[PDB]
Context: one part of a larger RNA, bound to proteins that are not shown
RNA sequence: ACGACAAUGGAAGUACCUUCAUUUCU
RNA sequence: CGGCCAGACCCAACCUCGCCGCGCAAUUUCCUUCCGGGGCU
RNA sequence: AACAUCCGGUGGGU
RNA sequence: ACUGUGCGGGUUUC
RNA sequence: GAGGUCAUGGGGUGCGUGAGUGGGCGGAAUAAAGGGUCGGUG
RNA sequence: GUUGUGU
RNA sequence: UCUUCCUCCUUCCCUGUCCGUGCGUCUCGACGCUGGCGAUGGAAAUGGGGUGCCCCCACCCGUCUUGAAACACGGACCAAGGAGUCAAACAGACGCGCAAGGGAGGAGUAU
RNA sequence: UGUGACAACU
RNA sequence: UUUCUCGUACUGAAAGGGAGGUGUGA
RNA sequence: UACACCCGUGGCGUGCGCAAUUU
RNA sequence: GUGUUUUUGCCCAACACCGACCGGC
RNA sequence: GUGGGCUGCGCGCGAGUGUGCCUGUUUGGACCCGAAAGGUGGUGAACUAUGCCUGAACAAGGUGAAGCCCGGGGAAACCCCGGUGGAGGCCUGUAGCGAUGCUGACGUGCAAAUCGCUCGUACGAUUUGGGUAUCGGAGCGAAAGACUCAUCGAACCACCUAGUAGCUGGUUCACGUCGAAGUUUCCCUCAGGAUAGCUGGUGCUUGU
RNA sequence: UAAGAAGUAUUGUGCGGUAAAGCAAAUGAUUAGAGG
RNA sequence: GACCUAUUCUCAAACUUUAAAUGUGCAAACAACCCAGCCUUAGUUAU
RNA sequence: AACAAGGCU
RNA sequence: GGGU
RNA sequence: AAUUGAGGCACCAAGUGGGCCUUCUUCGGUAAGCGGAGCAGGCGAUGCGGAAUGAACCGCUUAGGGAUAUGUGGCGUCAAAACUUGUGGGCUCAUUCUCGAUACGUGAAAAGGGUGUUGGUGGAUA
RNA sequence: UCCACCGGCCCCGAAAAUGGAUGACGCUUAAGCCCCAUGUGCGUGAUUGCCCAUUAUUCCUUUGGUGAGGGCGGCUAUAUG
RNA sequence: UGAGAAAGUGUAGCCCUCCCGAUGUAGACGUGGCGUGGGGGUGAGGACGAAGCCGAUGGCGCGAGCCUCGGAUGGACCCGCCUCUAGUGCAGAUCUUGGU
Numbered sequence: 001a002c003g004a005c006a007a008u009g010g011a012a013g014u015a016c017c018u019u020c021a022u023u024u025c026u
Numbered sequence: 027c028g029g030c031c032a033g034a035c036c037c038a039a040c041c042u043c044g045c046c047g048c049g050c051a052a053u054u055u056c057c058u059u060c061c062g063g064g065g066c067u
Numbered sequence: 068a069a070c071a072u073c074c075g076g077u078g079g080g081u
Numbered sequence: 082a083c084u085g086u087g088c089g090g091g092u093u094u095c
Numbered sequence: 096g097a098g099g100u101c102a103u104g105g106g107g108u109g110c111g112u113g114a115g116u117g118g119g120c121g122g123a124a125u126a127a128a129g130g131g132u133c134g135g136u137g
Numbered sequence: 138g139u140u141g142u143g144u
Numbered sequence: 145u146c147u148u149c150c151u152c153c154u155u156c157c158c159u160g161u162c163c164g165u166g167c168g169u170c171u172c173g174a175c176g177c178u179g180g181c182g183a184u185g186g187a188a189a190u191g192g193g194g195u196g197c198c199c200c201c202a203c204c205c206g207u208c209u210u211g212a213a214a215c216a217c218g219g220a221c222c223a224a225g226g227a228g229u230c231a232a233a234c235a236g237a238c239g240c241g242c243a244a245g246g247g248a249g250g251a252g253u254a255u
Numbered sequence: 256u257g258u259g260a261c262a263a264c265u
Numbered sequence: 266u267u268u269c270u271c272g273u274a275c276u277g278a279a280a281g282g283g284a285g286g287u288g289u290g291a
Numbered sequence: 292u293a294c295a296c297c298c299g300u301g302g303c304g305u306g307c308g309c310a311a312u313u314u
Numbered sequence: 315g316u317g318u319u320u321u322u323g324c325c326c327a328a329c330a331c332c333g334a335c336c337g338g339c
Numbered sequence: 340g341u342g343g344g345c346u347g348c349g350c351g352c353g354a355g356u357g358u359g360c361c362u363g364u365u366u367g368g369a370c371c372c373g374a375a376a377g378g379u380g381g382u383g384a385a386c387u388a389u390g391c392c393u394g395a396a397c398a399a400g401g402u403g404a405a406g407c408c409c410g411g412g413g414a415a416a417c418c419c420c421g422g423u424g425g426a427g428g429c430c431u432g433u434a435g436c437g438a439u440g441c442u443g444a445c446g447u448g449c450a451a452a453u454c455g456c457u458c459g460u461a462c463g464a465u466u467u468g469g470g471u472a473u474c475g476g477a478g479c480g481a482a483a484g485a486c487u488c489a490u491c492g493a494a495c496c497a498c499c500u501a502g503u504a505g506c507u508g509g510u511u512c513a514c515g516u517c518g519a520a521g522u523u524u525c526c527c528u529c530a531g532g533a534u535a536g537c538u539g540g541u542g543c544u545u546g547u
Numbered sequence: 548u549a550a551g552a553a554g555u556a557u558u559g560u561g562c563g564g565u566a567a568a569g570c571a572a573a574u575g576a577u578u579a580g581a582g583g
Numbered sequence: 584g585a586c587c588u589a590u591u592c593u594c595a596a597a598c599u600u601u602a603a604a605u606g607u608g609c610a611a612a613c614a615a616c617c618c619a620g621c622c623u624u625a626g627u628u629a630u
Numbered sequence: 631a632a633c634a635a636g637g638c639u
Numbered sequence: 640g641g642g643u
Numbered sequence: 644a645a646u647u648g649a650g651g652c653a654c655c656a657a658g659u660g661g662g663c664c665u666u667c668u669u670c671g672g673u674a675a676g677c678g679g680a681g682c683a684g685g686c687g688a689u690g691c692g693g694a695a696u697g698a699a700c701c702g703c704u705u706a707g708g709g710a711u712a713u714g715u716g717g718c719g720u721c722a723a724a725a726c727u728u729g730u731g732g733g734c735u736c737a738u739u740c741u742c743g744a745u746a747c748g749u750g751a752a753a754a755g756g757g758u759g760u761u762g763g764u765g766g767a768u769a
Numbered sequence: 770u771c772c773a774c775c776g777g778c779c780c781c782g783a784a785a786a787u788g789g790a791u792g793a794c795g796c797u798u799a800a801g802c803c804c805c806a807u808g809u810g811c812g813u814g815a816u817u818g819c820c821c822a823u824u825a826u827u828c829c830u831u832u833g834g835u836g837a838g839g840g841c842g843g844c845u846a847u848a849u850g
Numbered sequence: 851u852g853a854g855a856a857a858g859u860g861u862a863g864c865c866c867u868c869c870c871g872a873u874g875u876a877g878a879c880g881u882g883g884c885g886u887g888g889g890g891g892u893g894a895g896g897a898c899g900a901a902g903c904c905g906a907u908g909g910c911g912c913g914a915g916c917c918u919c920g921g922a923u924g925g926a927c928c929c930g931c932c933u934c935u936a937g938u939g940c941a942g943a944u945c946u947u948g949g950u
Base pairs, nucleotide, nucleotide: 009201010200013197014196015195016194017193018192020191021190022189023188024187027182028181030180031179032178033177035107036105037104038103039100040099041098042097043096045090046089047088048087049086050085056080057079058078060076061075062074063073121163122162123161128159129158130157131156134153135152137150138149141146170854171853172852204219205218206217220950221949222948223947224946225945230367231366233364234363235362236361238359239358240357241356242355245271246270247269249268251265252264253263275282276281285297286296288294289293304325310318331349332347333346335344336343370509371508373506377499378498379497380496381495382494388473389472390471391470392469393468394467395466396465397463399431400430401429402427406423407422408421410419411418412417435460436459437458440456441455443454444453475491477487478486512883513881514880515879516878517877522535524533525532526531537658538656539655540654541653542652543651544650545649552647553646555645557611558610559609560608561607562606567601568599569598574595575594579590581588582587583586615643616642617641618640619639620638621637622636623635624634626633627632662686663685664684665683667681668680669679670678671677691702692701693700706830707829708828709827710826711825712824716820717819718818719794720793721792725807728806729805731804732803733802734801743796755781756780757779759778760777761776762775763774764773765772766771767770831872832871833870834869836868837867838866839865840864884939886936887935888934889933890932891931892930893929895927902923903921904920905919908917909916910915
Other pairs, nucleotide, nucleotide, family: 011199cWW012198cWW025185cWH034176cWW044095cWH059077cWW064072tHS065071tHS066070tHS067068tHS087815cWH093127cHH093160tHS099102tWS105107cSS106109cHS106110tWS106113tWS109110cWS113174tWS114167tWS115117tHS117165tWW120164cWH124127cWS126159tWS132155cWW133154cWW136151cWH140147cWH142145cWW169855cWH173851cWS193906cSS205942tWS207216cWH208212tWH209211tHS210698tWS226940tWS226943tHS227509tSS227940tWH228510cWS229369tWS232365cWH237360cWW241246tSS243354tWS244272tWS244353tHS246356tSS248267tWH254262cWW255261tWH257259tHS267268cSS274283tSS276333tSS277279tHS277280tHS281333tWS284349tWS287295cWH301328cWH302327cWW304614cSS305324cWW306323tHS308320cWW309319cWW311317cWW312316cWW313315cWH330350cWW334345cWW337342cWH338340cWS374503tWH375502tWW376500cWW383475tWH384387tWS384478tWS388479tSS398432tHS403425tSS403426tHS404425tHS405424tHS409420cWW413415tHS413416tHS434461tHS439457cWW445450cWS449453cWS474477cSS475494tHS479485cWW480483tWS513913cSS518876tHS519875tWH520659tSS520688tHH521687tHS523534cWW545550cWS549648tHS556644cWS563605cWW564565cHS564602tWS565603tWH566602tHS569572cHS570595tWH572599cWS573598cWS576593cWW577592cHS578591cWW580589cWW612643tWS628631tWS649835tWH657877cSS658876cSS663699tWS666682cWW672674tHS672675tHS686698cSS689705cWW690823tSS692714tWS697748cWH700746cWS702714cSS713822tWH715821cWH717724tSS723820cSS727800cHH735799tWW737797tWW744795cWW753783tHH754782tHS788789cHS791794cHH795800tWS799801cHS806811cWS810814tWS841858cWH861863tSS874875cHS883914tSS885938cWS894928cWW896926tWS897926tWS899925tSS899926tHS900925tHS900927tSS901924tHS907918cWW941942cHS
């Protein structure tokens, strides 16, 4: 973090994490 | 100043809505009056 | 009591 | 307003 | 007379070859040819 | 000038 | 006789006419206005990665078979192994040399 | 003893 | 100009034979 | 084993390209 | 634009020539 | 005669040849793994089958055969009672040698055949030690296709042998362009092939 | 635009004996009256 | 009662006079056609 | 005369 | 050699 | 003779040679999710959207994504759409495996009955 | 008013083995059966009520073509900070 | 205002417009398609740290894969490109041998 749909899987967002990359700082 | 996040505006293109109309003998197997039947009151 | 629904005619139609 | 059918309308501006 | 494009492209007229093509941007001109009725005409 | 009913 | 359609004048009524701009070979590049955030910081912003959740979707792999999710067979997990090769005869396609000719083999000559 | 079981020549 | 092989020629069981064109005659 | 020549597609049809004419 | 010549390669149909097997004058 | 008609893997101004590479056909272990079998040469009778040589063993009881003794009966032939004796592929029953039932226990066992009760026989065709003799297309068998070292409707070991399998199982990177058949004829053919059809690749000759 | 193009139409010209129909027509099956 | 004549009920994969729909061959031009003038042949015909 | 078949202008 |  | 548009010719080789289903026409069988044929289309080899579910039915056939509009099927909730549309007509009441309601789908019904109720047709009497 | 016959919907005919299926709930001025319509305004706007695809139209990107076009003789002028 | 332009099947496609197709078992073919051990060439790297091993290390490619980063890992060899060569790529065979 999570009831009991056995788990794994696909798609699209979101909440927290990022010893990652790139850009900007008049 | 920014290869960041938003909002509105312009040009072109595409796609919609309102409002206003036209032609045809389509509008005469029709409309309206005055009678004779018939029918109700 | 009529009117009306309905059937034949009359003159008008717009 | 008259049971149908085929269509129109923005640039000296719908 | 209006509306939409988070479903499109723009330099979004700026300016050097970054080619506004427009009945729509500039210049000129003002019924220009092409229709609707009326009355006649064979 | 023409198409078509009716005479 | 009248019913269309024509051509030819007469009355009014409506609408909108003409002209103009190629580049010194080709291609790609150039992102206006207003506000928010960002002034070097354990900074903002964008993308990637990890874990959970929500709504929706979703039968177990390989195989034989007309037909497998099968009450058809093989399937506990991991590492390293594990299966169209070599030779010889022929044919066709494609590459190369020479061509009425092409090419040797076995041996030998000079190192 | 040399790129030498090669390569060149008939 | 290979010393062997494939090819430039085929045909018949075999003995064997073996392919140009035009013109003019038989 | 007929004769004579040797710059040559045996003849016919459909036939890339090239050559020469008419538009 | 049309018709024409030479036609390459390929294909179709008729000769001719070489070997083999024959029929008939 | 300047006929005729068949036939060749013939000719008709040559196209071959050497080499490289890919695909298909064939032989070989032949894409990988798999029989039940067949053959050659050897090793085993310590398990177990049968013969022979030389050794060892078999509690306690029941029954009571021949031979023998003594009494009776009888004219003879002969016949009776009581003892004694200890026979038998005889009986009950230990050791030994076996293995009927519970269809008991166990059944990943104490054990690749064992355990508990019950049961067959137990002087005989009996049981047992050592030695010796007969074996793999063979031996041996009171005969069950029994047994021959946990192996037998033909032992074990090495080799031919990676035996053959029209049958079962497997067969390891990506993207792209195309894309089927279960039908015809023949086959000791019917779970398989060859042949045509469907498909891919390479093209050739052309046209607008 | 079509060479020896087409699982399609048109026109012309050939082929057929299935559906239907028939038994008052041949072959086969089959019901009943009427007149000689 | 047979039999004959004309009818009548009801039928057919191996019956039929008739006869569809859907089908199935061929042709509708350039390597061809029509006409005119010729050539060759051992084919045909009395020529 | 006329037919068949192969050709030429 | 003439026309489709 | 319409209107459509590439004609012709080779070489080499693979897989396959168990099929099955549906429309119509059919043969054997009482029949069968049975056996055997003709024509066409399918599955096998194939998803996607529908019929709640289904190899084969209906629609449609497939590069990776947006916007718009449809097909089959739908618009009470599950479940997107008539927030239960009409200013449209009728018919139906179904007591114990419980009225009815998406074809293929015999994925269930017959002969025979009932003034239960609502309509027609033909005759007599008002 | 009487007789005869024929339709529609509903009812009887209609009996099995685990509890149970118009898909479920439920529905009766239907959410059942047979038909008819459509925006704003249903006997005054004639010709789209609305929802859902790997389909159709349209836009962007990829990949392959029996692909189709175009440019390729570099003289216009130009150092950086 | 600052970068390119190759006469070209196939690449990081020479560049720019336009049109038409895109699914697929058995099967066929293609790819300046990916990866592994070794030979001939060419060009580099390494004790200021080679191969191997580990990963919430990201970037690139439809993909097979390639490359950078960190190791509080290791301690001596190894790779890019063109070609030649093969005992050249594993998830299952009641697969083999170890370990769990």
Molecule: LUS_alpha rRNA, nucleotides 489 to 1613
Organism: Trypanosoma brucei brucei